[PDB]
RNA sequence: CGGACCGAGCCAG
RNA sequence: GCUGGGAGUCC
Numbered sequence: 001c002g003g004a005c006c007g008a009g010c011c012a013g
Numbered sequence: 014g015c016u017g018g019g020a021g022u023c024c
Stems, first nucleotide, its partner, number of pairs: 002024004010018004
Other pairs, nucleotide, nucleotide, family: 006020tWW
C1' cells in the first nucleotide's frame, strides 16, 4: 500500500 | 456525540 474488519482514544467538519 | 480521515485488527 490492498481487500475485509473496526466501542471510544488522535486530527478535522 | 455524529460524520470523514488517521490509528488499530486479520489476511

The depositors describe the entry as "THE LEADZYME STRUCTURE BOUND TO MG(H20)6(II) AT 1.8 A RESOLUTION". An RNA: 24 nucleotides with solved positions. The work is reported in "Crystal structure of the leadzyme at 1.8 A resolution: metal ion binding and the implications for catalytic mechanism and allo site ion regulation" (Wedekind and McKay, BIOCHEMISTRY, 2003). The entry is indexed under RIBOZYME, LEADZYME, LEAD-DEPENDENT CLEAVAGE, RNA, MG(H20)62+, BULGED NUCLEOTIDES, HYDRATED MAGNESIUM, PSEUDOHELICAL PACKING, STICKY ENDS, ALTERNATE CONFORMATION, HOMOPURINE BASE PAIRS.